[PDB]
RNA sequence: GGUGGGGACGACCCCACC
Ligand code: AG2
Repeated sequence: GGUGGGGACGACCCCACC
RNA backbone atom coordinates (compact mmCIF):
# COMPACT_ATOMS: atom_id res chain seq x y z
O5' G A 1 -0.83 2.90 2.33
C5' G A 1 -0.65 3.37 1.00
C4' G A 1 -0.67 2.25 0.00
C3' G A 1 -1.91 1.36 0.00
O3' G A 1 -3.00 1.95 -0.69
C1' G A 1 0.00 0.00 0.00
P G A 2 -4.51 1.58 -0.32
O5' G A 2 -4.71 0.09 -0.84
C5' G A 2 -4.62 -0.21 -2.21
C4' G A 2 -4.63 -1.70 -2.43
C3' G A 2 -5.85 -2.45 -1.91
O3' G A 2 -6.99 -2.32 -2.75
C1' G A 2 -3.91 -3.61 -1.27
P U A 3 -8.48 -2.29 -2.14
O5' U A 3 -8.68 -3.76 -1.57
C5' U A 3 -8.62 -4.87 -2.44
C4' U A 3 -8.64 -6.16 -1.69
C3' U A 3 -9.84 -6.36 -0.77
O3' U A 3 -11.00 -6.77 -1.47
C1' U A 3 -7.86 -6.95 0.37
P G A 4 -12.45 -6.38 -0.89
O5' G A 4 -12.64 -7.38 0.34
C5' G A 4 -12.87 -8.75 0.10
C4' G A 4 -13.01 -9.54 1.38
C3' G A 4 -14.03 -9.06 2.40
O3' G A 4 -15.36 -9.42 2.10
C1' G A 4 -12.01 -9.56 3.49
P G A 5 -16.55 -8.44 2.57
O5' G A 5 -16.54 -8.49 4.18
C5' G A 5 -16.91 -9.68 4.84
C4' G A 5 -16.64 -9.69 6.33
C3' G A 5 -17.36 -8.68 7.22
O3' G A 5 -18.74 -8.97 7.42
C1' G A 5 -15.12 -8.90 7.93
P G A 6 -19.78 -7.77 7.65
O5' G A 6 -19.43 -7.21 9.09
C5' G A 6 -19.74 -7.98 10.23
C4' G A 6 -19.20 -7.38 11.50
C3' G A 6 -19.72 -6.00 11.87
O3' G A 6 -21.04 -6.04 12.39
C1' G A 6 -17.41 -6.05 12.21
P G A 7 -21.97 -4.73 12.33
O5' G A 7 -21.32 -3.73 13.37
C5' G A 7 -21.26 -4.06 14.75
C4' G A 7 -20.54 -3.00 15.54
C3' G A 7 -21.06 -1.58 15.42
O3' G A 7 -22.27 -1.38 16.15
C1' G A 7 -18.72 -1.54 15.29
P A A 8 -23.17 -0.08 15.87
O5' A A 8 -23.47 -0.12 14.31
C5' A A 8 -24.13 -1.23 13.72
C4' A A 8 -25.15 -0.76 12.71
C3' A A 8 -24.64 0.21 11.65
O3' A A 8 -24.02 -0.44 10.55
C1' A A 8 -26.60 1.08 12.63
P C A 9 -22.66 0.15 9.92
O5' C A 9 -23.04 1.64 9.53
C5' C A 9 -23.87 1.91 8.41
C4' C A 9 -23.74 3.35 7.98
C3' C A 9 -22.31 3.87 7.87
O3' C A 9 -21.72 3.55 6.62
C1' C A 9 -23.59 5.39 9.13
P G A 10 -20.21 3.01 6.54
O5' G A 10 -19.34 4.33 6.70
C5' G A 10 -19.50 5.41 5.79
C4' G A 10 -18.73 6.61 6.26
C3' G A 10 -17.31 6.36 6.72
O3' G A 10 -16.39 6.22 5.65
C1' G A 10 -18.40 7.70 8.30
P A A 11 -14.86 5.83 5.95
O5' A A 11 -14.22 7.18 6.49
C5' A A 11 -13.65 8.12 5.59
C4' A A 11 -12.77 9.14 6.29
C3' A A 11 -12.71 9.04 7.80
O3' A A 11 -11.44 9.51 8.27
C1' A A 11 -13.76 11.07 7.18
P C A 12 -10.34 8.46 8.82
O5' C A 12 -10.81 8.18 10.31
C5' C A 12 -10.72 9.18 11.31
C4' C A 12 -11.23 8.68 12.64
C3' C A 12 -10.82 7.26 13.00
O3' C A 12 -9.51 7.17 13.54
C1' C A 12 -13.13 7.48 13.29
P C A 13 -8.63 5.85 13.31
O5' C A 13 -9.33 4.75 14.21
C5' C A 13 -9.36 4.87 15.61
C4' C A 13 -10.24 3.82 16.22
C3' C A 13 -9.82 2.38 15.99
O3' C A 13 -8.77 1.96 16.83
C1' C A 13 -12.12 2.58 15.57
P C A 14 -7.68 0.90 16.30
O5' C A 14 -8.41 -0.50 16.45
C5' C A 14 -9.03 -0.88 17.68
C4' C A 14 -9.91 -2.10 17.56
C3' C A 14 -9.31 -3.29 16.82
O3' C A 14 -8.40 -4.02 17.61
C1' C A 14 -11.49 -2.95 16.05
P C A 15 -7.16 -4.74 16.91
O5' C A 15 -7.86 -5.92 16.08
C5' C A 15 -8.48 -6.98 16.77
C4' C A 15 -9.12 -7.96 15.82
C3' C A 15 -8.23 -8.55 14.74
O3' C A 15 -7.38 -9.59 15.22
C1' C A 15 -10.28 -7.90 13.80
P A A 16 -5.89 -9.80 14.63
O5' A A 16 -6.15 -10.44 13.19
C5' A A 16 -6.81 -11.69 13.11
C4' A A 16 -7.21 -12.01 11.70
C3' A A 16 -6.09 -11.98 10.68
O3' A A 16 -5.31 -13.19 10.71
C1' A A 16 -7.94 -10.83 9.83
P C A 17 -3.76 -13.24 10.21
O5' C A 17 -3.91 -13.11 8.62
C5' C A 17 -4.24 -14.25 7.85
C4' C A 17 -4.43 -13.91 6.40
C3' C A 17 -3.20 -13.38 5.68
O3' C A 17 -2.30 -14.40 5.35
C1' C A 17 -5.07 -12.10 5.09
P C A 18 -0.73 -14.09 5.28
O5' C A 18 -0.59 -13.23 3.95
C5' C A 18 -0.99 -13.78 2.71
C4' C A 18 -0.95 -12.75 1.61
C3' C A 18 0.36 -12.01 1.44
O3' C A 18 1.33 -12.78 0.75
C1' C A 18 -1.41 -10.47 1.36
N1 AG2 B 1 -17.42 4.43 19.04
C1 AG2 B 1 -18.74 3.85 18.84
C2 AG2 B 1 -18.75 2.92 17.62
C3 AG2 B 1 -18.80 3.75 16.33
C4 AG2 B 1 -19.99 3.32 15.47
N2 AG2 B 1 -19.69 3.49 14.06
C5 AG2 B 1 -20.23 2.53 13.11
N3 AG2 B 1 -20.94 1.59 13.54
N4 AG2 B 1 -19.96 2.67 11.69
An RNA with a sequence from Gloeobacter violaceus: 18 nucleotides with solved positions. It is bound to agmatine (AG2). The entry is indexed under guanidine II riboswitch, stem-loop, tetra loop, dimer, RNA, agmatine. The depositors describe the entry as "The structure of the G. violaceus guanidine II riboswitch P1 stem-loop with agmatine". The source organism's lineage runs through Bacteria, Bacillati, Cyanophyceae, Gloeobacterales and Gloeobacter. Huang et al. published it in Cell Chem Biol in 2017: "The Structure of the Guanidine-II Riboswitch". Released in 2017, the model rests on X-ray diffraction data to a resolution of 1.72 angstroms. Crystallisation conditions: 0.01 M Magnesium Acetate, 0.05 M MES pH 5.6, 2.5 M Ammonium Sulfate soaking with 500mM agmatine.